Solved structure of RNA, 35 nucleotides shown. Method: X-ray crystallography, resolution 1.59 angstrom. The entry became public in 2024. The PDB entry is titled "A new fluorescent RNA aptamer bound with N". The entry is indexed under Fluorescent RNA aptamer, RNA. The 2024 paper behind the entry is "Structural basis of a small monomeric Clivia fluorogenic RNA with a large Stokes shift".
[PDB]
RNA sequence: GAAGAUUGUAAACAUGCCGAAAGGCAGACACUUCC
Numbered sequence: 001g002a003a004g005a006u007u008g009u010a011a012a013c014a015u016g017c018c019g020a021a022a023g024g025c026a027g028a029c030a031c032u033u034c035c
Base pairs, nucleotide, nucleotide: 001034002033003032004031015026016025017024018023
Other pairs, nucleotide, nucleotide, family: 004011tWS005012tWH005030tWW007028tWH009011tHS010032cWS013028cWW014027tHS019021tHS019022tHS028029cHS
């Protein structure tokens, strides 16, 4: 630097907000893999 990441993957998803909940919105510090 690229991909994971129009955000759940090979594996990994702090947290805040809307909602009764299920969900939805926002968030990539960092790590992993590959150059």